[PDB]
Context: bound to proteins that are not shown
RNA sequence: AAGUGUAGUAUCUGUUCUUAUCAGUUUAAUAUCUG
RNA sequence: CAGAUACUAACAC
Numbered sequence: 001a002a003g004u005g006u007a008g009u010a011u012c013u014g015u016u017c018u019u020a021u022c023a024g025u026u027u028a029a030u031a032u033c034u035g
Numbered sequence: 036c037a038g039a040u041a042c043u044a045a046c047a048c
Stems, first nucleotide, its partner, number of pairs: 003048003006044008022035003
C1' cells in the first nucleotide's frame, strides 16, 4: 500500500542468412522449406 | 526466440 490468476493482442530492446542456374514443395505473388 | 512495458475481455477470484 485496492492484490492475484485465466485467455488474448500491441510496442521498443537484442537476433533478422549474397545464390550459381534450373527443378520441386508452396504462395495471390514473393519468401520459406527440399534437390 | 527471449526480456521489459503497455493494453484488451462489465474475464475471473
Solved structure of RNA (U2 snRNA; BPS oligo), 48 nucleotides shown. Rfam match: U2 spliceosomal RNA. A reference for the family is Zwieb (1997), "The uRNA database", Nucleic Acids Res. Rfam describes the family as follows. U2 is a small nuclear RNA (snRNA) component of the spliceosome (involved in pre-mRNA splicing). Complementary binding between U2 snRNA (in an area lying towards the 5' end but 3' to hairpin I) and the branchpoint sequence (BPS) of the intron results the bulging out of an unpaired adenosine, on the BPS, which initiates a nucleophilic attack at the intronic 5' splice site, thus starting the first of two transesterification reactions that mediate splicing. Its Rfam clan is "U2 clan". Keywords: Splicing, snRNP, Spliceosome, NUCLEAR PROTEIN. The work is reported in "Structural basis of branch site recognition by the human spliceosome" (Tholen et al., Science, 2022). Method: cryo-electron microscopy, resolution 2.1 angstroms. The entry became public in 2022. The PDB entry is titled "Substrate-bound A-like U2 snRNP". Ions in the entry include zinc. The entry has 8 different proteins, among them Splicing factor 3A subunit 3, Splicing factor 3A subunit 2 and Splicing factor 3B subunit 2.